[PDB]
C1' cells in the first nucleotide's frame, strides 16, 4: 500500500 | 451513528 474490527465515544 | 488498536494479505 490494500483488506479489516479489540476497545472507546455516541 | 463515529473514531479505529490488532490481525491478515502485499
Nucleotide at each position: 500500500g490494500g483488506u479489516g474490527g479489540a476497545g472507546g465515544c455516541u | 451513528g463515529c473514531c479505529g488498536a490488532a490481525a491478515c494479505c502485499a